[PDB]
Context: one part of a larger RNA, bound to proteins that are not shown
C1' cells in the first nucleotide's frame, strides 16, 4: 500500500507530551510534535522587449577572493581659527608628538598681441557706436520711455589655511581572462643526414662474358656439346615495413593485437662513438621532424604584455525617482552632446484645464466651359487643319477623318474656381493653491541610445505575415499584485504602508462541478445551428408592403376542340414547326405561338400554348427585413461549448426585478514622509512600489585612547529552552560541554560582512 505533489501555505478530525483551574476527563485570553481530508500554487542569478523553461552556472559542506592606497594636485560640499591677511617648505634645537626657521604661493585693478594707459581702457579721422571692467543695492537728478543708460551721495566688498565626504587627474586603479613580439639561456640518447668501426643474412632454382671440343668460314658471324655463377633477377625463414580486414576505443597498449600483405646482395638492416641550433638546422620534398604539442621548441624575464569582447561584485531600513528619442562620429552591439532623474541654491503661479475673444494655414471633402493631364457616348462640322473627276466648280453625288462649338456622365499624392473639424501663438477671467511635489536659471552627481503589443492616418509588401518604417500631451508591458476570458507579459476593470473569522460595488456571472435566478413578462429556433469561412442554390419559417384575378366559379384536378393558304420564303440531298436567317402574314374564333420540349434521315403519331364541361377560394411575383438548410475535406484517440449535459433551454431579440463577485471605497487600529496650527508635541490636510538611479538614516565583527565593571563561587565557542525590537537581530533569563580573559559608555583605524565567475585548500 486505489495514487498523478517545483513538494508550501490557510483551514483541518485523530492520535501523543505537556502548563493551569476544576476530578476518573473537561475546559483554557494554553502551549506544543505529528498530520487523514478541502481551496489556493509555473526555482535562484546572469543577458534578455520579451522565458518555469527544451538559452548558460550551479553535487554537498568548511574555509580563502574583489572602488584601496601615494601627491600642499583640480572641482564641489560641511566644519575651526584668523581677518584685509592669510601662510610655511627644505633646515636647525627637543629619547617625544614641541620651539624656531620670510626662502615661496593666492585676493588686494583691470584693458590691449606691444610700445601702455588707468576707474578706465581697445577698436578706431570720430565725446560714435560697439567689445571688457569699475561687488551688488538705494536715493537723488538727465534722457528716451528702443526695452535701459548717463552723472553725485551711502553703507562698503572676503580671502585663505588643516580637516570630514562625492567626483576626477598620473600609477595595472573593481576582481580576475588568450592567440602572439623581443632579449638572454637549454635540447640530434626517438625521430633526418652525414663522418670512423664492427656485426647480419637458414633452403631452393633461373645460368653473360670467358675458357675448350665438333661443326660452318678462307677467317668469321653463327650451329650443339661440358665449366661459370654476373645478376640493384625469382620463390621462402629473422629482420625492417605497414595495404585489406575483424577487435579494441571512461581499451592490456596516450597509435596495438588475431588472419591474410611487399626485400631478402643490397639506393640493402642494424650496434658503436662523433658534428648539423630557432627566422634557424636538416629534409629522394607531405608545410614533415627538431623529445607525445611545430605555418616559426622549450625556461626567466620584459610581464599583473593589451582588449570597443564573455563572465562575478556579499549586512539593513527611509524616501524620491528616469530612458531605448534627435545631432554627430575610421560610425552602427562603441562613444560625446541635447530631452528624460535626483540634491541644493535664486525668482517663485511665470505651468496646467475650461469659458469668451484676436490670428495665418491647404490635408479630410468636394469641382471643374476655373488652370495641366486622362477618358464615355451624340449631334452640324465648314475646314482629313484634306481626298470621284482634281477646273477655277456638284459629295464619303460614297462607310471616314472630322477641328472648333454644343448635349449630357467621370478621374489626379506630385490640379485646386472653394474649402472644415483638430493643433498651435496671443489676450483675457475663473478653477486645483495644508500643491499639483507646477516652471525658468544656476551647481554637484549618475542610467538611458538593441521595443512590443493595441486603436488611430500612412510608405514598402501580392491591399501577406506574429514583418518592416513613420506621426499620435496615445494606452499597457517593459520597471505592476488582484480579479475577469482554462490555461496565456503588451485586451477589460482596478494602482499594493501594515493588522482585523465586519459592511458597499466595477468588469463577469448565477443547472453541479464553481458563489450566486433549473428569475419575471413578451416573441423566434428543429439545426446539437446555438459550439468554424465565402461566390452561389433552394416549395423551410414568422414580420412588414404590393398589383393581379376570386362568386360574372380564382387554381390544380378530372370529358370535348385544338383545323383549314401551309410544306411561307433563302439554305441546302434534304428543311414539311421545331440544323440557321427574315416577316415572324393572316384567315375561322372560344384557340392556335412560323410554337417550350423530350419524336422521326424527311413525312407521321405523343403533346403544349389560350379556352370550354364538374368540384370549390386563395392564387403568383418582384419588395426589406430576424432566424435558417446545402455548399464543410489530413494525418497519436471524440477534440472547433472546459465536461457532464441542456430545447419540459441551462439557445437567441426585447423590458423588468434580484442576487454573487477585488488587495477598490467605507469601518475600528499600528508606523513613517511633506505641510499648517498653535507648542518646547498635540491636533488637522495630502501622501506611502518600483530595475538602473540619487540622497538620508542604521544593525554586526577586529584593534586600539580614556573611564567604569565582571571572572576557578568558572571568563571565550558550541547544542537548547523560554522570551524580546519596525530590520540587519538582542536577552547583566534560564539548562549541559568546556577551561581563561572579558561587557558596557564614548572618540580614532578596519584585510569589517557570499549563493553563483565551467573560482581554489581540506573533508564527504
Nucleotide at each position: 500500500a486505489c495514487a498523478a505533489u517545483c513538494c508550501g501555505u490557510c483551514a483541518g478530525a485523530g492520535c501523543c507530551c505537556u502548563c493551569g483551574a476544576c476530578g476518573u476527563g473537561u475546559c483554557g485570553u494554553g502551549g506544543g510534535g505529528u498530520g487523514a481530508u478541502g481551496g489556493c500554487g509555473u526555482g535562484c542569478c546572469u543577458u534578455u522587449u520579451g522565458a518555469a523553461g527544451a538559452a548558460u552556472g550551479a553535487g554537498c559542506c568548511u574555509g580563502c577572493g574583489a572602488g584601496u592606497c601615494a601627491g600642499g594636485g583640480a572641482c564641489a560640499u560641511g566644519u575651526c581659527g584668523c581677518g584685509a591677511g592669510g601662510u610655511u617648505a627644505a633646515c636647525c634645537c627637543g629619547g617625544g608628538u614641541g620651539g624656531g626657521g620670510u626662502a615661496g604661493c593666492c585676493g588686494c585693478a583691470g584693458c590691449g598681441a606691444a610700445a601702455g594707459c588707468g576707474a578706465g581702457u581697445c577698436u578706431g579721422a570720430a565725446u560714435a557706436g560697439g567689445g571688457c571692467g569699475u561687488a551688488u543695492c538705494c536715493a537723488c537728478a538727465c534722457a528716451a520711455g528702443a526695452g535701459u543708460g548717463u552723472g553725485u551721495g551711502g553703507u562698503g566688498u572676503a580671502g585663505u589655511g588643516g580637516u570630514g565626504u562625492g567626483u576626477u587627474c598620473u600609477g595595472g586603479a573593481c576582481c580576475c581572462g588568450a592567440a602572439g613580439c623581443g632579449g638572454a639561456g637549454u635540447g640530434a640518447u626517438c625521430u633526418a643526414c652525414c663522418c670512423a668501426u664492427g656485426g647480419c643474412c637458414a633452403g631452393g632454382g633461373u645460368g653473360a662474358a670467358g675458357c675448350g671440343c665438333g661443326g660452318g668460314u678462307a677467317a668469321g658471324a653463327c650451329c650443339g656439346c661440358g665449366u661459370g655463377g654476373a645478376g640493384g633477377c625469382c620463390c621462402g625463414a629473422a629482420c625492417c615495413c605497414a595495404c585489406u580486414u575483424a577487435g579494441g576505443u571512461u581499451g592490456a597498449a596516450g597509435a596495438c593485437u588475431g588472419a591474410g600483405g611487399g626485400g631478402a646482395u643490397g639506393a640493402g638492416c642494424u650496434g658503436u662513438g662523433g658534428g648539423u641550433a630557432g627566422g634557424g638546422g636538416u629534409g629522394a620534398a607531405a608545410g614533415g621532424c627538431c623529445a607525445a604539442u611545430c605555418a616559426a621548441a622549450c625556461u626567466c624575464c620584459g610581464u599583473g604584455a593589451u582588449a570597443g569582447c564573455u563572465g562575478g561584485u556579499u549586512c539593513u531600513c527611509c524616501c524620491c525617482g528616469a530612458a531605448a528619442u534627435g545631432c554627430a562620429u575610421u560610425u552602427a552591439g562603441g562613444u560625446g552632446c541635447a530631452g528624460c532623474g535626483u540634491c541644493g541654491c535664486a525668482u517663485g503661479u511665470u505651468u496646467c484645464u475650461u469659458g469668451c475673444c484676436g490670428g495665418a494655414g491647404g490635408u479630410a471633402g468636394a469641382g471643374c466651359u476655373a488652370c495641366u493631364g486622362g477618358a464615355u457616348g451624340g449631334c452640324c462640322g465648314a475646314u482629313g487643319g484634306g481626298c470621284c473627276c482634281c477646273a477655277c466648280a456638284g459629295g464619303g453625288u460614297u462607310a471616314c477623318u472630322g477641328a472648333c462649338g454644343u448635349c449630357a456622365g467621370c478621374c489626379a499624392a506630385a490640379c485646386u474656381c472653394c474649402g472644415a473639424a483638430u493643433g498651435c501663438c496671443g489676450g483675457u477671467a475663473a478653477g486645483u493653491c495644508c500643491a499639483a511635489g507646477a516652471g525658468u536659471g544656476c551647481g554637484g552627481c549618475a542610467g538611458u541610445g538593441a521595443g512590443a503589443c493595441g486603436g488611430c492616418g500612412g510608405g514598402g509588401g501580392a491591399u501577406a505575415a506574429g514583418c518592416u518604417c513613420c506621426g499620435u500631451g496615445c494606452g499597457u508591458c517593459g520597471a505592476g499584485a488582484g480579479g475577469g476570458a482554462a490555461a496565456c507579459a503588451g485586451c477589460c476593470c482596478a494602482g499594493a504602508u501594515c493588522g482585523c473569522c465586519g459592511g458597499c460595488u466595477a468588469a463577469g456571472g448565477c443547472c453541479c462541478c464553481u458563489a450566486a435566478g433549473c428569475g419575471u413578462g413578451u416573441g423566434c429556433u428543429a439545426a446539437g445551428u446555438g459550439g468554424a469561412a465565402a461566390a452561389g442554390g433552394a416549395u423551410g419559417u414568422g414580420c412588414a408592403g404590393u398589383c393581379g384575378c376570386g362568386a360574372a366559379g380564382a387554381c390544380a384536378a378530372c370529358c370535348a376542340g385544338g383545323a383549314g393558304g401551309u410544306u411561307g420564303g433563302c439554305u441546302u440531298a434534304g428543311a414539311a414547326g421545331c440544323a440557321g436567317c427574315c416577316a415572324c402574314c393572316c384567315u375561322u374564333g372560344a384557340a392556335a405561338g412560323a410554337g417550350u420540349g423530350c419524336g422521326u434521315a424527311a413525312u407521321a403519331g405523343c403533346u403544349c400554348a389560350c379556352u370550354g364541361g364538374u368540384c370549390a377560394a386563395g392564387u403568383g411575383a418582384u419588395u426589406g427585413u430576424g432566424c435558417g438548410c446545402c455548399g464543410a475535406u489530413a494525418a497519436u484517440g471524440u477534440a472547433g461549448c472546459g465536461g457532464g449535459g441542456c430545447u419540459c433551454a441551462a439557445g437567441c431579440a426585447c423590458a423588468c426585478c434580484g442576487c454573487c463577485g477585488a488587495a477598490g471605497c467605507c469601518g475600528c487600529g499600528g508606523c513613517a514622509g511633506c505641510c499648517a496650527a498653535c507648542g518646547u508635541g498635540u491636533u488637522g490636510g495630502c501622501u506611502g512600489g518600483g530595475u538602473a538611479g540619487g540622497g538620508g538614516a542604521g544593525c554586526g565583527u577586529c584593534c586600539u585612547g580614556c573611564a567604569u565593571c565582571c571572572g576557578g563561587u568558572g571568563a571565550a565557542g558550541c547544542c537548547g529552552c523560554c522570551g524580546a525590537g519596525u530590520g540587519a537581530u538582542c536577552g547583566a533569563g534560564u539548562g549541559g560541554u568546556g577551561g581563561a580573559g572579558g561587557g558596557u559608555g564614548u572618540g580614532g583605524g578596519a584585510g569589517u560582512g557570499a549563493g553563483a565567475a565551467u573560482g581554489c585548500a581540506g573533508g564527504c